[PDB]
């Protein structure tokens, strides 16, 4: 990426900075916490299937100000 | 991706199918051939830079059909 939760967390809109993208426009961007498709790392596997499947660990993305109630 | 060249190649448009995309829109899609960012594979490397840089091998996307000069 997906999913769920929080003493974690005014609420909607609007610029402008980000991010994804070959590149712009649609769009998406507070914090932590769990699971998990990807991708990776060791590790283990020399294995005749047309259905997806091995074990451990790890990465897992992007915030301001402004206004109304 | 990006640059470059082919006896290889009608031109322009529309339309459909695809590619690129988390997704559509915008863009972009014949065919070999040649260098190359990536990026992947043995292989070497145990190495004190702040500027990019071992060797070698591989991959390196996406077409039909309509009309008009």
């Nucleotide at each position: 990426g997906g999913g769920g939760g929080c003493c974690a967390c005014a609420g909607c809109a609007g610029a402008a900075g980000c991010g994804u993208u070959c590149a712009c426009g649609u769009c998406g961007c507070a914090g932590c916490c769990c699971c998990u498709g990807u991708c990776a790392g060791c590790c283990a596997u020399u294995g005749c299937a047309c259905u997806c499947c091995g074990g451990c660990u790890g990465c897992g993305a992007a915030u301001u100000c402004u206004g109304c109630u």
Molecule: RNA CPEB3 ribozyme
Organism: Homo sapiens